[PDB]
RNA sequence: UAAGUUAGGUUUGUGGUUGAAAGUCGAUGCCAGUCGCAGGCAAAACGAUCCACGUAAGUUAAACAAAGUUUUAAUGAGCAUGGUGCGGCUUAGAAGUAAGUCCUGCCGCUUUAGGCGAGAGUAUUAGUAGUGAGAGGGUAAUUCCGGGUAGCGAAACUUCCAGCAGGCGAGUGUGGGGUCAAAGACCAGGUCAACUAACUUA
Numbered sequence: 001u002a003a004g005u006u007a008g009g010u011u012u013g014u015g016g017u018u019g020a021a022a023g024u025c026g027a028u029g030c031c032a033g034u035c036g037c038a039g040g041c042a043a044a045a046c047g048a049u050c051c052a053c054g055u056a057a058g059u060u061a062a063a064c065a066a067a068g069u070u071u072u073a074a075u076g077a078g079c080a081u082g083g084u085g086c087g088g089c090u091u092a093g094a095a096g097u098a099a100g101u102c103c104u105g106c107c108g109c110u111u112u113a114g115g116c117g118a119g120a121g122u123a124u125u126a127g128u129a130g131u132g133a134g135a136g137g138g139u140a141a142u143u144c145c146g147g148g149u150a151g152c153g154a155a156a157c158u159u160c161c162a163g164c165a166g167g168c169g170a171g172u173g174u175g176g177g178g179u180c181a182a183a184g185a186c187c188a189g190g191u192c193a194a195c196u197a198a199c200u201u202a
Stems, first nucleotide, its partner, number of pairs: 001202008011194003014188004023049003029041003033089006050176004058075006064068001081181001100168001102167005107117003119161001121160001123158001130152002136145002
Other pairs, nucleotide, nucleotide, family: 009013cWH009190tHS009192cWH014191tWS018022tWH019021tHS019182tHS026029cSS026046cWW027044tWH041044cSS043189tSS054078cWW055077tWH056090cSS057076tHS064069cWW079175cWH080177tHS082180tWW085130tSS093171tWS095170cWS097099tHS098103cSS099167tSS111113cHS120169tHS122159cWW125156tWS126155tHH127153tWS128154tWH129153tHS132148tHS132150tHS133149tWH134147tWH135146tHS138143cWW178183tWS
């Protein structure tokens, strides 16, 4: 100087496939209008994502004031897509189609059962975690008791289905544009590499 094995993730980057094209943003931060509780995400493994104007709730600032409230100014979501749970405050002209309980016609399997065929799924976890009243009682109002009761209600890990063709997914402040469209897919995860140290071979 050149090849193998082991160790270090408080030494450093996540690594591939399909396609002409796999984007952009998040830490006194982000999660389908806002606020409260629970939960998830920095290897972005969890999520969000048409354009312009006018507004509701909400947010910020100023004036007024015994307490604090009202008023004014600026700012602030829908018609794009189906994407966590419950409650409070907003919006809802009190609804169209055979057709999200997706529909129709063939074909395959099961059965004599509102069956199933890759989905806006079935079974299990579970009526579990979480959230949380009304009638009524005291009080000028708020908070509190009745109650953690009634009601509502998931996800991860697991399990099952392996055929095509055609058509829907309306309307909901004003103007423009698209018609299921990358309107961001699939697989693995300290995976796959670099660097440093130790032990062998030339």
Description: The PDB entry is titled "raiA RNA motif (Clostridium acetobutylicum)". raiA RNA with a sequence from Clostridium acetobutylicum ATCC 824: 202 nucleotides with solved positions. Kretsch et al. published it in Nature in 2025: "Naturally ornate RNA-only complexes revealed by cryo-EM". The sample was in a buffer at pH 8. Rfam match: raiA RNA. By type it is a riboswitch. Keywords: raiA, ncRNA, RNA. Released in 2025, the model rests on cryo-EM data to a resolution of 2.9 A.